[PDB]
Context: bound to proteins that are not shown
DNA sequence: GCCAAGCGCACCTAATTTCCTATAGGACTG
DNA sequence: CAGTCCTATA
C1' cells in the first nucleotide's frame, strides 16, 4: 500500500466486491455553547 | 453526571425530484 | 437574405 469512486486488500505495475451521475431542494443527525427546569 | 423542553453556531448524511434529445423555431452575423 | 448557430421543444 495502487483505484471512475468507495470500501477491502498486495501472488500479481496492480487484486476481489460494490460503484446512478449531474443539477436542485429539503429533512434529519453528531459536537458545541447557552437558558429554564426534573432526576 | 444524566435528561427534558428550546435557541445559536460548526459540519456530516440521506431522500427526493428532474434530465439523461433531435430537430423545430428564429435570432443573430454580415 | 443566406446560412449559422443558440434556444426550447415535443
Nucleotide at each position: 500500500a495502487a483505484u471512475u469512486u468507495c470500501u477491502a486488500c498486495u501472488c500479481u505495475u496492480g487484486u476481489a466486491g460494490a460503484u446512478g451521475g449531474a443539477a436542485a431542494u429539503u429533512a434529519g443527525g453528531u459536537g458545541c455553547g447557552c437558558u429554564u427546569g426534573g432526576c
This is an experimental structure of RNA (crRNA) with a sequence from Acidaminococcus sp. BV3L6, together with DNA, with 79 nucleotides shown. Released in 2017, the model rests on X-ray diffraction data to a resolution of 2 angstroms. Nishimasu et al. published it in Mol. Cell in 2017: "Structural Basis for the Altered PAM Recognition by Engineered CRISPR-Cpf1". Crystals were grown from: 7-10% PEG 3350, 100mM sodium acetate, pH 4.5, 10% 1,6-hexanediol. The entry also contains CRISPR-associated endonuclease Cpf1, not shown here. The depositors describe the entry as "Crystal structure of the Acidaminococcus sp. BV3L6 Cpf1 RVR variant in complex with crRNA and target DNA (TATA PAM)".